[PDB]
Molecule: tRNA(Phe)
RNA sequence: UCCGUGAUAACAAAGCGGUUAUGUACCGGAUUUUUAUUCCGGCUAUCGGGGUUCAAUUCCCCGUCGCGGAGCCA
Numbered sequence: 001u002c003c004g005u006g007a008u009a010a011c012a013a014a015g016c017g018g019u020u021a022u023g024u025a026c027c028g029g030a031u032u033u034u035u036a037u038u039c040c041g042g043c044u045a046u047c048g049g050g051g052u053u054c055a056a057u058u059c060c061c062c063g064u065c066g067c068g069g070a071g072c073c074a
Base pairs, nucleotide, nucleotide: 001070002069003068004067005066006065007064010024011023012022018054026042027041028040029039030038047063048062049061050060051059
Other pairs, nucleotide, nucleotide, family: 008014tWH008045cSS009011cHS009013tWH013021tWS014045cWW015046tWW017053tWS017055tWS025043tWW031037cWW032036tHS052056tWH053055tHS
């Protein structure tokens, strides 16, 4: 520099073209004498842009960063 490959919310982790999985940690509220558990509910997302599509986390492009491999200049 070059090829490929990952990416979401505070953190963790998903959905091989058909509209808010989920867990933690956090905030409630129920039940347990207290605590831990359990239950119920809420969480400043889809890495950033721009495309394709009736429809995109999902396919296309460009960038940043991590990954891994080959070359660079000599």